Shown are 759 nucleotides from a PDB entry: RNA (26S RRNA, nucleotides 1469 to 2355) from Tetrahymena thermophila. The 2011 paper behind the entry is "Crystal Structure of the Eukaryotic 60S Ribosomal Subunit in Complex with Initiation Factor 6". The entry has 44 different proteins, among them 60S RIBOSOMAL PROTEIN L27A, RPL30 and RPL23. An Rfam search finds the family "Eukaryotic large subunit ribosomal RNA" in it. It was solved by X-ray crystallography to 3.52 angstroms.

Context: one part of a larger RNA, bound to proteins that are not shown
RNA sequence: GGUAGUAGCAAAUAUUCAAAUGAGAACUUUGAAGACCGAAGUGGAGAAGGGUUCCAUGAGAACAGCAAUUGUUCAUGGGUUACUCGAUCCUAAGACAUAGGUUAACUCCUUGCAAUACAAGAAGACAUUCGUUUUCGUUGUCAAAAGGGAAUGAGGUUAAUAUUCCUCAAGCUGGACGUGGUAUAGAGCGGUAACGCAAAGAAACCCGGAGACGUCAGCAGGUGUCACUGGAAGAGUUAUCUUUUCUUUUUAACAUACUAUGGCCAUGAAAUUGGAUUAUCCAGAGAUAUCGGCUGUAUGUAUGGCAGAGCAGCUCA
RNA sequence: GAGCUGUCAGUUGCGCACCUGAUGACCCUUGAAAAUCUGGGGGAGACAUAAUUUCACGCCAGUUCGUACCCAUAACCGCAUCAGGUCUCCAAGGUUAGCAGCCUCUGGUCCAUAGAACAAUGUAGAUAAGGGAAGUCGGCAAAUUGGAUCCGUAACUUCGGGAUAAGGAUUGGCUCUGAGGAU
RNA sequence: CUCAGAACUGAAGCGGACAAAGGUAAUCCGACUGUUUAAUAAAAACAAAGCAUUGUGACGGCCUCAACAGGUGAUGACACAAUGUGAUUUCUGCCCAGUGCUCUGAAUGUCAAAGUGACGCAAUUCAACCAAGCGCGGGUAAACGGCGGGAGUAACUAUGACUCUCUUAAGGUAGCCAAAUGCCUCGUCAUCUAAUUAGUGACGCGCAUGAAUGGAUUAAUGAGAUUACCACUGUCCCUAUCUACUAUCUAGCGAACCC
Numbered sequence: 001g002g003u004a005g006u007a008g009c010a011a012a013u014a015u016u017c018a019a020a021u022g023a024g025a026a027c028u029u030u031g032a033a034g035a036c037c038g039a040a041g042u043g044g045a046g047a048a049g050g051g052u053u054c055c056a057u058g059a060g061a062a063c064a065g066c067a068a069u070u071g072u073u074c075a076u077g078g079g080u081u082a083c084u085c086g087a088u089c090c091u092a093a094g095a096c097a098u099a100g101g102u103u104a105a106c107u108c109c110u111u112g113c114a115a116u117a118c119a120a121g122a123a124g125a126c127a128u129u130c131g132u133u134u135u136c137g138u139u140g141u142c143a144a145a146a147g148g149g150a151a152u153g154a155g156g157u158u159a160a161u162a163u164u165c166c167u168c169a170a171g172c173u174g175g176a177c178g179u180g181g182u183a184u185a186g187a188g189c190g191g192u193a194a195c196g197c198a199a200a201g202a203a204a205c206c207c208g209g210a211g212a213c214g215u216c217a218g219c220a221g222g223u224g225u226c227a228c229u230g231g232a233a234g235a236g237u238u239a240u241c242u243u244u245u246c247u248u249u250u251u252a253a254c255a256u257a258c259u260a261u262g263g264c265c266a267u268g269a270a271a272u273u274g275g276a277u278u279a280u281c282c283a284g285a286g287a288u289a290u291c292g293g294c295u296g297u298a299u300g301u302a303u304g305g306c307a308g309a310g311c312a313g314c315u316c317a
Numbered sequence: 318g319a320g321c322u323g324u325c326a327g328u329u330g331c332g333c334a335c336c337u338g339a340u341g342a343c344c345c346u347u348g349a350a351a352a353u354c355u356g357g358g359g360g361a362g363a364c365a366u367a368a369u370u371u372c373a374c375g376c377c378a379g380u381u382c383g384u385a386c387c388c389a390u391a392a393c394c395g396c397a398u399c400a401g402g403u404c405u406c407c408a409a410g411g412u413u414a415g416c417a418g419c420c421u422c423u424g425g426u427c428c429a430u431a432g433a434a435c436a437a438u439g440u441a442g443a444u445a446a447g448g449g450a451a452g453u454c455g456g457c458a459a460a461u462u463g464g465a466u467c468c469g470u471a472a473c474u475u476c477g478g479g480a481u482a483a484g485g486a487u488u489g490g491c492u493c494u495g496a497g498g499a500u
Numbered sequence: 501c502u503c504a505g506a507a508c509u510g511a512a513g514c515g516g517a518c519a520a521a522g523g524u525a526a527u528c529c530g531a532c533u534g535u536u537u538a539a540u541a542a543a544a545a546c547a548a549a550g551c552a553u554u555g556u557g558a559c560g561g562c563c564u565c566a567a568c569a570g571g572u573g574a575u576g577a578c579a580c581a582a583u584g585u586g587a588u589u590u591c592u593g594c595c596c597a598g599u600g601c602u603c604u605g606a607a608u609g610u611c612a613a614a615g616u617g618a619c620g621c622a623a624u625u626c627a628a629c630c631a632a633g634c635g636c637g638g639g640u641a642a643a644c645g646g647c648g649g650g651a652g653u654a655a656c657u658a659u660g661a662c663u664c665u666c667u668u669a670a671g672g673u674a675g676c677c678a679a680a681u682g683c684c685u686c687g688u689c690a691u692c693u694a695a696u697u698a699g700u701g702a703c704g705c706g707c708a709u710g711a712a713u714g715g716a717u718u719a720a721u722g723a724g725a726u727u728a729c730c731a732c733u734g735u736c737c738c739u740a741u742c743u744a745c746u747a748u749c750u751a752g753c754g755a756a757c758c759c
Base pairs, nucleotide, nucleotide: 001759002758008753009752015033016032017031018030019029020028034427035426036425037424043407044406045405046404049387050386053385054078055077056076057075058074059073063071064070083171084170085383086382087381089148090147094142095141096140099110100109101108117138121136122135123134124133125132152169153168154167155166156165172379173378174377175376177375178374179373180372183369184368188197189196190195205358206357207356208355209354210353214343215342216341217340219338220337221336222335223334224333225332226330227328228327229326230325231249232248233247234246235245236244250309254304255303256302257301258300262295263294264293265292266290267289273283274282275281310324311323312322313321314320315319316318344348393402394401409421410420411419412418430751431750432749433748439745440744441743442742443741444740445739447737448736451735456732464488465487466486467485468484473478475587489509490508492506493505494504495503496502497501510514522730523729524728525727526726527725528724529722530721534546535545550585551584552583553582554581555580556579561572562571563570564569589716590715591714593647594646595645598644599643600640601639602638603637605636609634610633616627617626618625648666649665650664651663652662653661675709676706687703688702689701690700691699
Other pairs, nucleotide, nucleotide, family: 003757tHS004756tHH005006cHS005754tWS006755tWH007754tHS010745cSS011390tWW014034tWS021025tWH022024tHS022069cWS025069tWS026430tWS027066tWW036042tWS037042cSS038421tHS038423tHS039408tSS039422tWH040416cWS041423tWW048388tHS051385tHH052080tWW055159cSS062073cWS064398cWS071072tSS072391tHS078160tWS082384tWH083151tWS086145cSS090351cSS091144tWH091350cSS093143tHS097111tWH098110tWH098115tWW101568cSS102107cWW102567cSS103105tHS108567tWS111114cSS115139tWH127130tHS144147tHS148351tWS148352tWS150172cSS151171cSS152163tSS153252cSS157162tWH158160tHS164384tWS169253tWS181199tWS182370cWW186187cSS186364cWW187201cHS187363cWW192266cWS193265cSS194293tWS198372cSS201362tHS202360tWS202361tHS203360tHS204359tHS211352tHS212351tHH218339cWW218340cWW220261cWS251307tWW252305tHS252306tHH253305tHS268288tHS269270cHS269286tWS269287tHS270283tWS270286tHS274287tSS277279tHS279340tWS298300tHS299336tWS307309tHS344346tSS346348cSS347348cWS364367cSS386392tWS387392cSS389403tWH395399tWS413415tHS413417tHS418518cSS435747tWS437747tHS438746cWW445446cHS445734tWW446738cWW449733tHS449735tHS450452cHS450456tHS450457cWH450458cWW450733tWH452735cSS453455tHS456458cHS460732cSS462521tHS463515tWS463520cSS469483tHS470482tHS471480tHH472479tHS474477tWS475477cHS475718cHS491507cWW529544cSS531719tWS531720tWS532548tHS536543tWH549586tHS551642tWS557576tSS558575tWW560573cWW561580tSS585712cSS587718tHS588717cWH591711tWS592712cWH595669cSS596643tWH619624cWW646669tWS646670tWS648671cHH654660cWW667671tWW672673cHS672710tWS673711tWH674710tHS674715tWS675715tSS676679cWS678685cWH678687tWW682684tHS692698tWW693695tHS696698cWW711714cSS734738cWS
């Protein structure tokens, strides 16, 4: 080549009208209607993987299995700002050097409870180089972008970045002094006690706390959300009815003071045992109870922040 | 570009998601480590013009790398713009046991080549008088049943169970009545 | 925010959509949750808890290893390593001759290198001794496995009872079936039906049932095999009708098998 302009282009409920742009519009943009995903999304953001696919302007062919004025496509330019996010640090399951041993050799075997190794280190001070000197000492590293893990928030901005930039307000670690103030001729003060208070001398050394932890069940509280109530501004409905129906009515980290499911300290001891939870459970190994007291945790309250911001309306040029 | 007004005062919830607090139950399971911050016991040393001290307020610095965008019915893997596959967080109203289904608000979307006819055959969806598995290897497929409340509930048994056994009723709307609770 | 009463009112409808078990009686497996053949098998298979057996006290067991060596082992018999069976309930017959495994049994039958003895200037050869293992003996079946053939007796046979006998053991014990394991077989009798090579219950001259190569049971239980029955129905008598998407026709687009 024939098959053949044939098989076929039928999952995932849906589209329609006018305008505009263009040579051309069922397939592009605005508006007007009708439906869908229906917060286990067809929504808002990440990890893995992708690597410029992001943003803007422009556009012939090809590609986007009809089409295209459109694009994840083509061309050109432009976009990725951090003390507080993460990597970087830490250790895990693990792993690899070094040392020692095995192999023809390559290779291979051990190592955190660290060695199948071992004359392997760290610190201080003066010195401040060495050196000097002193002290204590057996010897490595890698593996976590959900584990551990010093501290930041709200508002605003770009065509495309932002807990990074801008504005405003905070915290952390490491420096180095300044000014005030604590303490002592040895080294704060108060309360019986729990404990308290801006501050109150120090090395080796030894012990701690936090970090630091399972699964499930119910209880209590807080945040966010949802619901409802009076007030005010806006909007929808108004032939009829509806003092109506919807909408906004917000408060960051951080500072100070108070409260917070438990535990302690007094005083006093409980039998006719009491107390107490939804459940258990507690007491002379001191329960209950006192105008009693102390303490711990806010995603609580108040004020600061802060209204100057944000939000909703109404003007003016 | 300048301006003005208001952003106020309450209530309740076994409501929901998360967090916290105090508990309880469980194991021939018993649920990392280190870095890091900090506390205690100890009192060797240091020091008079001195010495040392987790108080305030002030001065200085914070380097390197990753920060775009997709994360999927079109940016990943499935030779692709493939109905497959691929680890997470946030979650509104109504009905309701309910994060189910069905309907909605926020946000998103109508993208899946189109027009017209309406035969057979098909794919999917339903309904059939009388009979009721006679169909068929076979009740395959379909049909029946289904929630909740009140009745009623066998044999069997390892005494736990069987158990919604089997079976019988009720369920709307509307108008009233009584009982359970908070300061 | 829950619960209960009464009355009235409708085409006697009212979990009005949504959501949402069909029952019953038997038989067989496997105890149960669990697992499995990515892409034809989800099961009666594997797993399991229970039962039981083996091995090892560290100078050890099991395994790893080219070598040096190593793991279990941060262990120590309430431990670790090998198997088997497969919940509970009940039962666990008889055989150690064989094959294995085992033993602190006997012992000389068998048996290598080295060493020894003899002959040889020697090579060699010839002899004797000699470990394990083998063979001998004992133990062992919840080790592998086995559980007949013949004759006779009672004498129609068969099956069937006892006895004797042969093979180097023993000679189907409890149980249990025409079984998810009987050829003949559509066994025979009952039951279920109008009629049943189907189901169930029985009998059992079991071709070829049988005890952890487990036998017999068995509640719960199952997308596991089978039979009835009730409800149910378009499975059927017997086929009809309705919706959407196709096939159709059109614009655009446009392959493949095969030849």